Notes:
Solved structure of RNA (RNA PSEUDOKNOT), 34 nucleotides shown. The work is reported in "The structure of an RNA pseudoknot that causes efficient frameshifting in mouse mammary tumor virus" (Shen and Tinoco Jr., J.Mol.Biol., 1995). On the sample the depositors note: CHEMICALLY SYNTHESIZED. Released in 1995, the model rests on solution NMR data.
RNA sequence: GGCGCAGUGGGCUAGCGCCACUCAAAAGGCCCAU
Numbered sequence: 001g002g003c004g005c006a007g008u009g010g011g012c013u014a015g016c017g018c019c020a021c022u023c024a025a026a027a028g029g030c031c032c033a034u
Stems, first nucleotide, its partner, number of pairs: 001019005008033006
Other pairs, nucleotide, nucleotide, family: 004026tWS008034cWW017027cWS018025cWS
């Protein structure tokens, strides 16, 4: 620096990790609607 956290959407929600740059990755749930 970027990517991620959710992957049919919406309601509640901030933080933080990780990779990249020169290699790979592991992380919300519930509810309402679709």